[PDB]
The depositors describe the entry as "WT CRISPR-Cas12a with a 8bp R-loop". This is an experimental structure of RNA, together with DNA, with 70 nucleotides shown. The structure was determined by electron microscopy at 3.5 A resolution and released in 2024. The work is reported in "Cas12a domain flexibility guides R-loop formation and forces RuvC resetting" (Strohkendl et al., Mol.Cell, 2024). The sample was in a buffer at pH 7.
Context: bound to proteins that are not shown
RNA sequence: AAUUUCUACUCUUGUAGAUGUGAUAAGU
DNA sequence: CTTATCACTAAAAGATCGGAAG
DNA sequence: CTTCCGATCTTTTAGTGATA
Repeated sequence: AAUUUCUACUCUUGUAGAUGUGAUAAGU
C1' cells in the first nucleotide's frame, strides 16, 4: 500500500474477490 | 436509509446557413 | 439587393409481450 470503483494484503511496478452507470421522484 | 421509474438510438424532421436568381 | 431553394446541424420520434 499501487485499484474504472470497493474491500483486504504485498512473492510479483501488483495480487484474490466483487462491482449497472447516469438522471429524477417518492416513503421513513 | 429504502422502493420505483426511465435511457442504454438511428432516422425522420425541422432549424440554420449559404449560394443562385429576378 | 432581397428572397427562395438546397447542404448541414440539432431534435424529436417511433413502441412489442407477459402474472404477481